[PDB]
RNA sequence: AUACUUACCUG
RNA sequence: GGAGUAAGUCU
Numbered sequence: 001a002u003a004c005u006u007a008c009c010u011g
Numbered sequence: 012g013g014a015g016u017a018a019g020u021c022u
Base pairs, nucleotide, nucleotide: 001022003020004019005018006017007016008015009013010012
Other pairs, nucleotide, nucleotide, family: 002021cWW
């Protein structure tokens, strides 16, 4: 640096 | 539609 999933703020 | 952060998996 590439691909994928889960959680939080909010106009 | 907008900004920041955390956890796991893959190359």